[PDB]
Context: bound to proteins that are not shown
RNA sequence: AUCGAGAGA
DNA sequence: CTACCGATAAGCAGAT
DNA sequence: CTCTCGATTGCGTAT
DNA sequence: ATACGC
DNA sequence: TCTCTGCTTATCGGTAG
Numbered sequence: 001a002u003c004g005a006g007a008g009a
Numbered sequence: 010c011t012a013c014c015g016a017t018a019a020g021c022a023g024a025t
Numbered sequence: 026c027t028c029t030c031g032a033t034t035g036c037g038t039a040t
Numbered sequence: 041a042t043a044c045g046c
Numbered sequence: 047t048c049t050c051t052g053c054t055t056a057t058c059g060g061t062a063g
Stems, first nucleotide, its partner, number of pairs: 002032007010063014036045002
Other pairs, nucleotide, nucleotide, family: 001032cWW035046cWS038043cWW039042cWW040041cWW
């Protein structure tokens, strides 16, 4: 650097 | 008798 | 609107 | 077994 | 292989010289 999971108001 | 302008079915670009 | 972590091309080829 | 073209 | 708009293109309608 990109795409996957998740978290805070 | 054909050229030109509408007029709806189809295609195409886009932040949340 | 802010912030963590995890992962990262398939074969082919001529020696 | 390995470097290089895609 | 199960989204919303709005702009742009295509082929059928006429009207008129």